The RNA (rRNA 28S, nucleotides 369 to 1128) from Giardia lamblia ATCC 50803 has 658 modelled nucleotides. An Rfam search finds the family "Archaeal large subunit ribosomal RNA" in it. Rfam links the family to the GO terms ribosome and structural constituent of ribosome. A reference for the family is Yusupov et al. (2001), "Crystal structure of the ribosome at 5.5 A resolution", Science. Among the 39 different proteins in the entry, which are not shown, are 60S ribosomal protein L7a, Ubiquitin/Ribosomal protein L40e and Ribosomal protein L36-1. It comes from the structure "Cryo-EM structure of large subunit of Giardia lamblia ribosome at 2.7 A resolution".

Context: one part of a larger RNA, bound to proteins that are not shown
RNA sequence: GCCGGCCCGCCGGCCCCGUCUCGAAACACGGACCGAGGAGCCACGCGCCGCGGCGAGCCCGAGGG
RNA sequence: CCCCGCGGCGGAGCGAGCGCGAGACGCCCCGGGCCCGCCGCGCCCCUGCGGGCGUGCGCGGGCCGAGCCGCGGCGCGUGGGCCCGAAAGGCGGUGAUCUAUGCCCGGCGAGGGCGAGGCCGGGCGAAAGCCUGGUGGAGGCCCGCCGCGGUGCUGACGCGCAGAUCGCUCGUCGGAGCCGGGCAUGGGGGCGAAAGACUCAUCGAACCGCCUGGUAGCUGGUUGCCUCCGAAAUGUCUCCCAGGACAGCCGCCGCCC
RNA sequence: GCAGUUGCGGCCCGUAGAGCGCUGGCCGGCGG
RNA sequence: CCGCCCCCCAAACUCCGAAGGGCCGCGCCGCCCCGCC
RNA sequence: CUGGCCUGGGCGGGGCGGGCGAAUGCGGGCGGCGCGUGGGCCCCUCCUGGUAAGCAGGACGGGCGAGGCGGGACGAUCCGGACGCCGGGCCAGGGUGCGCCGCCGGGGCC
RNA sequence: GGAACGGCGUCGGCCG
RNA sequence: CGGCCGGCCCGGAAAAUGGAGCGCGCCGGAGCCCCGGACCCGCGCCCGGCCGCCGCGCGCGGCGGGUAGGAGGCCGCAGAGGCCCCGGGGGCGAAGGCGGCGCGCAGGCCCCGCCGGACCGGCCUCUGGUGCAGAUCUCGG
Numbered sequence: 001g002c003c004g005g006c007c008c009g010c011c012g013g014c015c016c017c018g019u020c021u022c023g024a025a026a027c028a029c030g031g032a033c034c035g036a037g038g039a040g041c042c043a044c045g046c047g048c049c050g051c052g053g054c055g056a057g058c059c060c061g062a063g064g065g
Numbered sequence: 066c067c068c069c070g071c072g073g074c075g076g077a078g079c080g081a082g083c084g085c086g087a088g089a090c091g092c093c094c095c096g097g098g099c100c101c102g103c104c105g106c107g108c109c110c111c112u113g114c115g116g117g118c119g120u121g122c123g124c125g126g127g128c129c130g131a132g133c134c135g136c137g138g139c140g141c142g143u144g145g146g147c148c149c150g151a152a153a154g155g156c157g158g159u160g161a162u163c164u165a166u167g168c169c170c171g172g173c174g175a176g177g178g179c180g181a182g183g184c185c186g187g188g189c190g191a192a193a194g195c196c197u198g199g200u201g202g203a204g205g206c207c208c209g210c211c212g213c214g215g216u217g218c219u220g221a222c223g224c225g226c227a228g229a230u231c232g233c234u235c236g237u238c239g240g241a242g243c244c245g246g247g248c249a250u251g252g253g254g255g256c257g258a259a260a261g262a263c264u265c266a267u268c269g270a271a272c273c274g275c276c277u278g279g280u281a282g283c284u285g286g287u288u289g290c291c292u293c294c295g296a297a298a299u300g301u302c303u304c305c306c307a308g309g310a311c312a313g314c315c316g317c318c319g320c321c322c
Numbered sequence: 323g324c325a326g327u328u329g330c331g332g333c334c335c336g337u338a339g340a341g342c343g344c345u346g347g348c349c350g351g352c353g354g
Numbered sequence: 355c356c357g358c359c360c361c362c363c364a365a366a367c368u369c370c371g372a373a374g375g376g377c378c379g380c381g382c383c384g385c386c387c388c389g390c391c
Numbered sequence: 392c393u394g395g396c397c398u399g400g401g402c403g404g405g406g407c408g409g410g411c412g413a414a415u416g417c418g419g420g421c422g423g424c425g426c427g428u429g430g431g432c433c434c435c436u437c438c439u440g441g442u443a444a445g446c447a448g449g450a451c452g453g454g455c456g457a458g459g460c461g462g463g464a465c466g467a468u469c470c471g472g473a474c475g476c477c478g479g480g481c482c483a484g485g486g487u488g489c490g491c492c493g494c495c496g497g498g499g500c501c
Numbered sequence: 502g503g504a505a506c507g508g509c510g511u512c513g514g515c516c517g
Numbered sequence: 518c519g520g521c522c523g524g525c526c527c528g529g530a531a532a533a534u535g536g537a538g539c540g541c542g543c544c545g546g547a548g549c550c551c552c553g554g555a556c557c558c559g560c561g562c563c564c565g566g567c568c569g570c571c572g573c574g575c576g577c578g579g580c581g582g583g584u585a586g587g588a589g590g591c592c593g594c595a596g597a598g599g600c601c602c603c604g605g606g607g608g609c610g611a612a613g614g615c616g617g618c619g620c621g622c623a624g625g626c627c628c629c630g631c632c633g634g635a636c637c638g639g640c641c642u643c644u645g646g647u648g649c650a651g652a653u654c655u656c657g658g
Base pairs, nucleotide, nucleotide: 001014002013003012004011005010006009016031017030018029019028033658034657035656036655037654042144043143044142045141046140047139048138049137050136051135052134053133054132057074063069064068065067078085079084090097098128099127100126101125102124103123104121106119108117109116110115147286148285150283154276155275156274157273158272159271165250166249167248168247169246170245171244172243173242176208177207178206179204183200184199185198186197187196188195189194212237213236214235217233218232220231221230252268254264255263289591290590291589292588293587294586299312300311301310302309303308313428314427315425316424317423318422319421320420321419322418323417324416325415327414328413329380330379331378332377333376334375335374339370340368341367345364346363350359351358352357353356354355382409383408386405387404388403389402390401391400392399431455432454433453434452436450437449438448439447440446460471461470462469475567476566477565478564479563480562481561485557486556487555488541489540490539494554495553496552497551498550499549500548506528507527508526510525511524512523513522514521515520516519517518568581569580570579571578572577592648594645595644596643597642598641599640600639601638605637606636614631615630616629617628619626620625
Other pairs, nucleotide, nucleotide, family: 017651tWS021023tHS022431tSS022467tWS038649tWS038652tHS039286tSS039649tWH040287cWS041146tWS055131tWS056075tWS056130tHS058073cWW059072tWW061070tWS062070tHS076130cHS077086tSS079102tSS080082tHS087126tWS089098tWS105120cWW107118cWW111113tHS144146tHS151280tWH152279tWW153277cWW160252tWH161164tWS161250tWH161255tWS165256tSS174240tWH175209tHS180202tWS180203tHS181202tHS182201tHS190192tHS210238tWH211238tHS215216cHS215234cWS216234cWW222227cWS225227tHS226230cWS251254cSS251264tWS252271tHS256262cWW257260tWS290623cSS295585tHS296584tWH297428tSS297457tHH298456tHS323418tSS336337cHS336371tWS337372tWH338371tHS341343cHS342344cHS342364tWH344367cWS347362cWS348361cWS349360cWW368369cHS381382cSS381412cHS384407cWH385406cWS392400cWS393398cWW410412tWS427585cSS435451cWW441443tHS441444tHS454468cSS455467cSS458473cWS458474tHS459472tHS461484tSS471483cSS482559tWW483558tHS486493tSS501546tWW504530tHH505529tHS535536cHS536537cHS538542cWH542547tWS558559cSS573576tWS574576tHS583584cHS591624tSS593647cWS607635tWS608635tWS610633tWS610634tWS610635tHS611634tHS611636tSS612633tHS613632cWW618627cWW621623tHS
């Protein structure tokens, strides 16, 4: 320093985060500080599910008015 | 943003193919039975290796069609494909101011020491030839300055004066010697009194732009809240052993008696 | 109906222990 | 050689044999008839 | 299909008499799509190799992993107990000279 | 932490 | 007198910085074994209130940890189509900045004072280059 009680400096509790790892406070690695930027989006194909329209049918191809 | 607008897919399957070709039941689901094709086989017949009627295993399909089009979600595959990262491989160009080798035109080497050939005088000797004193000025010879190099101190420095320098000491110094300009050789190529050395601070294959956001089963990172559920570190196969596929475990969406 | 449960009934196993008959191993004493 | 006693043994010896486990059952049965192959 | 047969065996129909026949708890069954994981480790009992090992390899059940809280001075796993935010009560495991919340009585030993 | 093995330390037993 | 034993103790009992029955300390105990009555405290069990989830004779009842992973309900950002009862708020002071109350389990939201000096939104439907503490991150100080 943080949390809790009390108006308040006492009493009580509290190791450095992120990570790989059976296992991290580690004498494992990255990180002085602060700001701004910084990483599952899009196209196509396949499967399944949901909802809309119509149903032995269904359908804004391309194009023309 | 309205009107018109083919395919296509679905509607029948099965068989390598010639090809042949589904009704019989059922709220729904599951099973049974039967029908169609493919493979086999009794029997009867017309138009005949053709028709009809049956029997038997197995594999797909059927039994009073359920699909098409559109919108959203989850998952996977292919693309720079969640973001950043190799050692390499290819195509086209630019470089010999450094440095390596060769050629052409130029320049340079204080002062000392040693004393090779050739030559002259004197003496000896039958002869051949020998002895002595001078002269002369050879050499990838020796000491040593500039120059050119770089031995030891494993000295200084090592956040330098400096991306290789400084001090003292040391190798060489007429020669396969040293220096300047011009010119030639170009990258899997050159050049090398040979160390894989040098080729502009780059060399067991230069530099520049592109192919190229090259690929990575490997290392790092991956950004708001609350609620409901909740694992595995095991089996089999694998150029498998730091990776995967299928099974297990879990979530969600359901449906039925 | 349903069960990592008990009870009742029927079948299965060759381990601990025990043993030396079987396959092997091992100390000695009597009698023919 | 043969017979009776006898000390001591086995994961790849066992004539005997647990605890412990495993699989199955615990509601529809009787009695006469009738049909199909 | 099977037998010498008037035999069997299988699948069904009727007519009859019946009838809910251990305990305890409790609602059950089927499918579709998909993810993460495929380095584990420790305790208790039971084992194998090794002189042994906090060594290496297997087994039923449990735990840490992925489990807060109290206790074992101190520890991922031992002893208790498994967790929304509070107020009161009771108390498991371990303990009760002072640090530090809580103790006395009795019988032995030293 | 602790073994074989020793103890006329102390208290309690069993057999003669 | 002898022979065998049991409990608690003594010897057998040697390591390198100064140091650990947790410490101080205690020893007819504050030590070891046993008997009996208490005490201390883990929201672990019981009772009461509140939150959320899953159920329910709709009266109320049971429950709540969690890595990897999965699902539901939402908070915040920038823009588009709409509404905002005589047509939304603004120089009688917009956005932003600095302090201070309140509301919400929370993400966050709302108000006030001072600064600033021209633009900004609450609700419904639509859209995405949509949320940082880390990457020997990039650029700036």
Primary citation: Hiregange et al., Nucleic Acids Res. (2022), "Cryo-EM structure of the ancient eukaryotic ribosome from the human parasite Giardia lamblia". The sample was in a buffer at pH 7.5. Released in 2022, the model rests on cryo-electron microscopy data to a resolution of 2.75 angstrom.